23S ribosomal RNA, nucleotides 1262 to 2017 from Thermus thermophilus: 726 nucleotides with solved positions.
Context: one part of a larger RNA, bound to proteins that are not shown
RNA sequence: AUGAGUAACGAUAAAGAGGGUGAGAAUCCCUCUCGCCGUAAGCCCAAGGGUUCCUACGCAAUGGUCGUCAGCGUAGGGUUAGGCGGGACCUAAGGUGAAGCCGAAAGGCGUAGCCGAAGGGCAGCCGGUUAAUAUUCCGGCCCUUCCCGCAGGUGCGAUGGGGGGACGCUCUAGGCUAGGGGGACCGGAGCCAUGGACGAGCCCGGCCAGAAGCGCAGGGUGGGAGGUAGGCAAAUCCGCCUCCCAACAAGCUCUGCGUGGUGGGGAAGCCC
RNA sequence: GGUGACAACCCCCCGAAGCCAGGGAGCCAAGAAAAGCCUCUAAGCACAACCUGCGGGAACCCGUACCGCAAACCGACACAGGUGGGCGGGUGCAAGAGCACUCAGGCGCGCGGGAGAACCCUCGCCAAGGAACUCUGCAAGUUGGCCCCGUAACUUCGGGAGAAGGGGUGCUCCCUGGGGUGAUGAGCCCCGGGGAGCCGCAGUGAACAGGCUCUGGCGACUGUUUACCAAAAACACAGCUCUCUGCGAACUCGUAAGAGGAGGUAUAGGGAGCGACGCUUGCCCGGUGCCGGAAGGUCAAGGGGAGGGGUGCAAGCCCCGAACCGAAGCCCCGGUGAACGGCGG
RNA sequence: CGUAACUAUAACGGUCCUAAGGUAGCGAAAUUCCUUGUCGGGUAAGUUCCGACCUGCACGAAAAGCGUAACGACCGGAGCGCUGUCUCGGCGAGGGACCCGGUGAAAUU
Numbered sequence: 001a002u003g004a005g006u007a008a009c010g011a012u013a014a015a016g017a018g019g020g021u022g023a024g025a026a027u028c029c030c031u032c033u034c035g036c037c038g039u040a041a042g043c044c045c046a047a048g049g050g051u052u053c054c055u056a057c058g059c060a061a062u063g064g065u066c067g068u069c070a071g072c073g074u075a076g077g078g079u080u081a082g083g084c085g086g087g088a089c090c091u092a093a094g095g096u097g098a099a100g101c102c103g104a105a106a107g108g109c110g111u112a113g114c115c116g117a118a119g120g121g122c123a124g125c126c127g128g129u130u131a132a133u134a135u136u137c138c139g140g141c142c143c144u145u146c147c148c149g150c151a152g153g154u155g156c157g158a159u160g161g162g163g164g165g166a167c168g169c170u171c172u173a174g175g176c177u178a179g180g181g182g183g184a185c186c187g188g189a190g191c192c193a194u195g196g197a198c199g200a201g202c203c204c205g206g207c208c209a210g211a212a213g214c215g216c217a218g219g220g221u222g223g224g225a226g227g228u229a230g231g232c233a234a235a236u237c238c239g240c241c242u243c244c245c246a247a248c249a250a251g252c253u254c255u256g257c258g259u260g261g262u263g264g265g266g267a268a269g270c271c272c
Numbered sequence: 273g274g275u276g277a278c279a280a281c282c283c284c285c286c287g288a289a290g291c292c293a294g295g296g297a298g299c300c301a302a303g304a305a306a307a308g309c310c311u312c313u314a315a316g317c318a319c320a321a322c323c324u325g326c327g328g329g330a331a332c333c334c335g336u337a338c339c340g341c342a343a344a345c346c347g348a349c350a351c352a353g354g355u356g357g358g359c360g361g362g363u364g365c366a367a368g369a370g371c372a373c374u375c376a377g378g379c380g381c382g383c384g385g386g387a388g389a390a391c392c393c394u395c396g397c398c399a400a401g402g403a404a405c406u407c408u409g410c411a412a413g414u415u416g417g418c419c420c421c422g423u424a425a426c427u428u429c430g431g432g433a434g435a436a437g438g439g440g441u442g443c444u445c446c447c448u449g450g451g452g453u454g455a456u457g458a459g460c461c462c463c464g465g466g467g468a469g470c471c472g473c474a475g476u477g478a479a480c481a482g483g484c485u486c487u488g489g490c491g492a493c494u495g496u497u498u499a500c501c502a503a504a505a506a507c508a509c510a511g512c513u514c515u516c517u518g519c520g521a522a523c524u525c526g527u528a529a530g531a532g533g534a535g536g537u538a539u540a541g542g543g544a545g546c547g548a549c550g551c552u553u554g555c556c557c558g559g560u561g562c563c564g565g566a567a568g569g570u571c572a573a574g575g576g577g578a579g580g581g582g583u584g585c586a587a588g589c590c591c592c593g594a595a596c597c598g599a600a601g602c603c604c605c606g607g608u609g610a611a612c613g614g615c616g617g
Numbered sequence: 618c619g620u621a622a623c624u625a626u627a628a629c630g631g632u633c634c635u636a637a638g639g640u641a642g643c644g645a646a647a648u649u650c651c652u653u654g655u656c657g658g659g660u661a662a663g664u665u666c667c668g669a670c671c672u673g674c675a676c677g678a679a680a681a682g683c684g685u686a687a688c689g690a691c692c693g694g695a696g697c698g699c700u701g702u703c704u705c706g707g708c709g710a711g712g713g714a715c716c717c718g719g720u721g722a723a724a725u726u
C1' cells in the first nucleotide's frame, strides 16, 4: 500500500441558551436554566510520583473532535518549623556482628553490641495573610530542652540494681467531648408572589481558642517500724518475712472535660 | 472586597465506635521489647556534683509545592480494573456507613448534529394458555421490610423455623400508660396502648426487600482450592487408629558449624491412614514390608599361609595360592491387618 | 463338585495353583456390561427419579461399611406458586447500527 473514509472515538450522569474572548469557538471564560454524585464522583492523611503547583506569553506536536483551553511549549516565581513528621532516643522481626564456631576458595553460622518502626518516648493551639507555604510567615495565647550566673535546697553521682514503661479478645458503667436536631428566644440584609398569609411567617446565623486558678468526672498509688540467706548484695531501692496503724475511703498525684484574664471568628442577602 | 455588624453569639434536646484509660466484668487461645521516666546506690567527688527557683543566653540536619480511589500512583494510553488510614451533614423508611432525595463540595465522564429501518444490547408491557420451552423453569418473573397470629416429618433437643400458612401495614380526630431529661410541673426526646372515622385500584403506596415445599446422591458442619475455562462429592477440619521418638529425642534444612523440633520432654514431638457423631469394622500372615530371632546356607576387605613360581652363586628380593577364621546383608524361623495386599472358584 | 416336600435354592459337606475364600451391612448403585433388568410408585404417557427384588459383568468395613439431625451458590427427581421459557409472537424505550461534519485503526492480501 489493501481492508476504508470502514469499526472505533473508552461507561446512557444530559444537556440548553445569552453574553464575552479570539484570525478561528458545541468544546476557553462569565451568567442563567437543566441533569448527576453526596459513606462520594465531596474533604484530609500515608505510599507512590517528581514541578505535574502559581503566573506570563504560546498552540507545531501531545489531548481519541475542536481548542483561544490544559496535567502540553518557552519563561519567571513558588515549598520558611526548638513544639508537625523523621534524624542528633529506644528497641521488634529480621539484618549485621567484637568474642567464638564452621567451611577446598568464594563464603556459612554467631554471643555481647550495633542497625532496624506505621510500635515505645518526646514541647502547639486558635486565627490572619500569598498568585502559589503555612501547627513552618505574621498575631495572640502556651510550652520544651540545652548552657551560664545567682539564690535556696541535697550525699551527689550509672552504661550497673530495682520499679515502671508493659500490652489479649468480647462485653460494658459513670461521666464528658466531637457531631447533630429543635427553639415562641438572640442578631440579620431582605421577601409577602398566583387565590390566601404582616404571621409563634419565610430565609440566614447564633461559633472557636484560651495559661494559672477554680469546678465536674475519672485514672494511678496504701502509710509506719524491725529483720533480711535473693535482685551475679555494692543499695537507705526492690523482693521476701514480722507488727502499732489506715482500706467498697481520704491524702498525694496525673489526665480528660468545663470555666477562666482575654484573643479570634462572624450568615443570608444586597453593593463594587 | 466591602456591607450586613457595635451582629448575635443564648436556651433545650439527641449523643458516639471518641476522651477520662494504665476504667470495670466475663473469657481462654493467656495477649512485644528497650530507652525516656522514678528510685537505689559503685567507682569517683564532696570548693564537685545533682535538684528547685529567678535572670540572661542557646536551640542543628532532612521533609514541607502539587496529585493522592486518581488524567499526576500500579496497569505501554487523559485505560469503566487496582490503591492503606481518617472526616463523610439533613429527612424519611424499625435500625444502618443500607435505600431514595438532598447540604457543603464536586461533576455532565475531551467528538458532535440528525434520523427514528433491519439487527444487537439494556429495559418496560401484553389476550387466552401457563413449562406445552429446554439437557435444565436456563433466564426472567413470583416472594420480598416490619408487627401479630400460626407452623409438620425428623432431631444430636440446639435445631428443622422466616417451616408452611394466614392476617395486619396509610391518613384524621379523641381517650390513655410507661420512661430519659428538666425539678417532682413545663417544654424536648424514646417506647406503647385503646377508640371513632376518612380516601384510593393499591397504605414497607417510591427506593433498598427470601418464591415455597416434598424427595434422593455426596460431603458431617464454618473453612480451603486450580490467580486467568473446574468451588466440587476435591483439600482442610475437630475426631479415631497405627507407628516412630528417653532428649545432644525422633525427624527436617545445612558439606559443616549451626538451626528448627523446643528454651518443648511421651497428657510431648515427628510420620502415616481414616475423617463430626451413631452402630460397627469380618476371613486369609503363603508372597512383599516392618518387628523379632546367636540352628543352618551363602557372602567383602582383612587374617592365614598347605603348596607353587620369577630371578640371583647364594644369603635373598619379588609374586601366585589351598584348608581354615572373617560383619551387616540375602536365604531361613516366628510375629504383625486402622502394614502392601488377597477374599476366586 | 455334591446336598433339603417337584422345581429352584442350599442352613450342610467336599475340593484347590496360591495363605484363605466375603461377617455385618448395603446393592441395576457417583459401582450393573447384558439394560430402558423386573415388580411397585408418580405421569395421559417416565431410558430419568423414588421404593423394592438381587446372577453384585465388576459393593463391602479405617484407599473404612451402613446410617445419621443440621449445614451446602454441590448434583438428581417431583409438586405448588408465577411467568414472553414456549404456543407465538406483538408493541414501546433508551444505547448502537443508518445519514451529515471532525478524527480515523485492524487482521488479511
Base pairs, nucleotide, nucleotide: 001726008720009719015033016032017031018030019029020028034380035379036378037377042359043358044357045356048339049338052337053077054076055075056074057073058072062070063069082143083142084335085334086333087332089120090119094115095114096113100109101108102107124141125140126139127138128137144331145330146329147328148327149326150325151324152323153322154321155317156316160312161311162310163309168299169298170297171296172295174292175291176290179286180285181284182283183282185206186205187204188203190202191201207264208263209262213259214258215257216256217255218254219253220252221251222245224243226241227240228239230238231237265281269275270274271273300303345354346353361374362373363372364371365370383718384717385716386715391713392712393711394710395709396708397707398706400704401703404702409699417441418440419439420438421437426431428548442470443469444468445467446466447465448464449463450462451461452460471475483697484696485695486694487693488692489691490689491688495507496506511546512545513544514543515542516541517540523532524531525530549684550683551682552681554615555614556613559612560611561608562607563606564605565604568603569602570601574597575596579592580591581590582589583588616633617632618630642676643673654670655669656668657667658666
Other pairs, nucleotide, nucleotide, family: 002725cWW003724tHS004723tHH005006cHS005721tWS006722tWH007721tHS008064tWS010349tWW012711cWS013379tWS014034tWS014380cSS021025tWH022024tHS022068cWS025068tWS026383tWS027065tWW027066tWS027382tSS036041tWS038375tHS038376tHS040042tHS040360tWS040376tWH041378cSS046340tHS047340tHS047342tWW050051cHS051078tWS051079tWW052344tWS054131cSS059061cHS059070tWH061072cWS065383tWS066382tWS071343tWS077132tWS081336tWH082123tWS090306cSS091117tWH091305cSS093116tHS097112tHS098111tWH099110tHS102528cSS103106tHS103527cWS108528tWS117119tHS119304cWS120306tWS129134tWH130132tHS156321tSS157315tHS158160tHS158313tWH161235tHS164308tHS165307tHS166306tHH167305tWH173293tWW177288tWH178287tHS188267tWS188268tWS189203tWS189269tSS192198tWW192199cWW194195cHS205280tSS210261tHS212260tHS218292tSS218293tWS225242cWW235236tSS255292tSS266279tWS266280tHS267277tHS268276tHS289369tWH300302tHS338344tWS339344cHS341356tHH342345tWH342355tWH347351tWS366417tHS370480cSS371479cSS390714tHS399701cWH399705tWW402700tHS402702tHS403409tHS403410cWH403411cWW403700tWH405702cSS409411cHS413699cSS415482tHS416481cSS422436tHS423435tHS424433tWH425432tHS427430tWS428430cHS428685cHS431686tSS442477cWS453459tWW454458tHH457458cSS472474tHS492686tWS492687tWS493509tHS497504tWH498502tHS505647tWS510547tHS512610tWS517521cSS518537tSS519537tWS519538tHH521534tHH522533tHS522541tWS526528tHS526529tHS546679cSS546681cHS548685tHS552678tWS553679cWH556636cSS557611tWH567604tWS571600tWS576595tHS577593tWS577594tHS578593tHS584587tHS614636tWS614637tWS616638tHS619629cWH621626tWH627628cWS627629tWS635636tHS635637tWH635638cWW639640cHS639677tWS640678tWH641677tHS644646cSS644671tWS645652cWH645654tHS645670tWS646648tHS648676cWS649651cHS659663tWS659665cWW660662tHS663665tWS666693tSS678681cSS701704cWH701705cWS
Among the 53 different proteins in the entry, which are not shown, are 50S ribosomal protein L5, 30S ribosomal protein S6 and 30S ribosomal protein S15. The PDB entry is titled "Crystal structure of the ribosome bound to elongation factor G in the guanosine triphosphatase state". The entry also models magnesium ions. Rfam match: Bacterial large subunit ribosomal RNA. Rfam links the family to the GO terms structural constituent of ribosome and ribosome. For this family Rfam cites "The comparative RNA web (CRW) site: an online database of comparative sequence and structure information for ribosomal, intron, and other RNAs" (Cannone et al., BMC Bioinformatics, 2002). Released in 2014, the model rests on X-ray diffraction data to a resolution of 2.86 A. The 2013 paper behind the entry is "Elongation factor G bound to the ribosome in an intermediate state of translocation".